Record summary: An RNA structure (23S ribosomal RNA) from Haloarcula marismortui, in which 95 nucleotides are resolved. The work is reported in "Crystal Structure of the 23S rRNA Fragment Specific to r-Protein L1 and Designed Model of the Ribosomal L1 Stalk from Haloarcula marismortui" (Gabdulkhakov et al., Crystals, 2017). The depositors describe the entry as "CRYSTAL STRUCTURE OF L1-STALK FRAGMENT OF 23S rRNA FROM HALOARCULA MARISMORTUI". Crystals were grown from: 20% MPD, 0.1M Magnesium Acetate, 0.05M MES.
RNA sequence: GGGUCGCCGAUGUGCAGCAUAGGUAGGAGACACUACACAGGUACCCGCGCUAGCGGGCCACCGAGUCAACAGUGAAAUACUACCCGUCGGUGACC
Repeated sequence: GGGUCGCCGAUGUGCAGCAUAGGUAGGAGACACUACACAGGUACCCGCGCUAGCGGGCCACCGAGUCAACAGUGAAAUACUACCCGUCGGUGACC
């Protein structure tokens, strides 16, 4: 320095579609509810990158409803789960 496998975690973007749809099974709930980073949103920071936005952190400001259902576009429908599949850095073993 290259390959195997159990471990963690992370990310998973054409066109169309509200747009960052990995895939399969479920799945009608998941989360908040007046100020606690605390559901969400605007910021601000740091890590991701298809520079479209994502993931966190953090209450200064805002916040009572966001997100799923339904609908529609789509080949496939989305929240939640769980399971796979990759894809990357730290864990350990062996060649």